RNA sequence: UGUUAGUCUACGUGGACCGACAAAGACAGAUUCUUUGAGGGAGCUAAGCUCAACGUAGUUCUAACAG
Numbered sequence: 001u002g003u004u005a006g007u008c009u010a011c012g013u014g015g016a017c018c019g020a021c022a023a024a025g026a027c028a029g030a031u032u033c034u035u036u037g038a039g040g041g042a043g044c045u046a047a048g049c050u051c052a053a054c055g056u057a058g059u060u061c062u063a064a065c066a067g
Base pairs, nucleotide, nucleotide: 002065005062006061010056011055012054013053016050017040018039021037022036023035024034025033026032
C1' cells in the first nucleotide's frame, strides 16, 4: 500500500394517496395487498422534520486478502 462487498457522518434531486384504468408477483382470494405509468399532481406551493430510494467529494470502519 491495493484488491473486494458493505457503511456512520452532509445536503440537495425528490415524497408519505385517488380508482370498478392497464399490466406482474403473493393462489389462504379479503376493503384483496404490493408494484409501475395515464389522468388529479389532492385551490395550490415548500425547505425543516420521523425515515431513507438517488447522487457527488470522507482525514469513517471492518471484512478472504494484499505487501
Primary citation: Obi et al., Biorxiv (2024), "Structural Dynamics of the Dengue Virus Non-structural 5 (NS5) Interactions with Promoter Stem Loop A (SLA)". The RNA (stem loop A) with a sequence from dengue virus type 2 has 67 modelled nucleotides. The entry also contains RNA-directed RNA polymerase NS5, not shown here. Lineage of the source: Viruses > Kitrinoviricota > Flaviviridae > Euflavivirus > Dengue virus. It comes from the structure "Cryo-EM structure of DENV2 NS5 in complex with Stem Loop A (SLA)". An Rfam search finds the family "Dengue virus SLA" in it. Rfam describes the family as follows. Flavivirus stem-loop A (SLA) is a secondary structure present in the 5 prime untranslated (5'-UTR) region of viruses of the genus Flavivirus. On this family, see Lodeiro et al., J Virol 2009: "Structural and functional studies of the promoter element for dengue virus RNA replication". Rfam classes the family as a cis-regulatory element. The structure was determined by cryo-electron microscopy at 3.6 A resolution and released in 2024.